Shown are 36 nucleotides from a PDB entry: RNA (Mango II variant). Crystallisation conditions: Magnesium chloride hexahydrate, MOPS, Tacsimate, hexamine cobalt (III) chloride, and 1-propanol. The entry is indexed under RNA, aptamer, fluorescence, turn-on, fluorogenic, fluorophore, G-quartet, G-quadruplex. The work is reported in "Symmetry breaking of fluorophore binding to a G-quadruplex generates an RNA aptamer with picomolar KD" (Lu et al., Nucleic Acids Res., 2024). Entry title: Structure of Mango II variant aptamer bound to T01-6A-B. The structure was determined by X-ray crystallography at 2.2 A resolution and released in 2024.

């Protein structure tokens, strides 16, 4: 990292260095769980 499972719950960028938000929604994006 990627697959897959549950679950309302996403991306060091699968769009946006913000041609959308320094969070008017998610604080690397509630979280676990198995597999590579």
């Nucleotide at each position: 990292g990627c697959g897959u499972a549950c679950g309302a719950a996403g991306g060091u960028g699968a769009g946006g260095a913000g041609a959308g938000g320094c969070g008017a929604g998610g604080a690397a994006g509630a979280g676990u769980a198995c597999g590579c």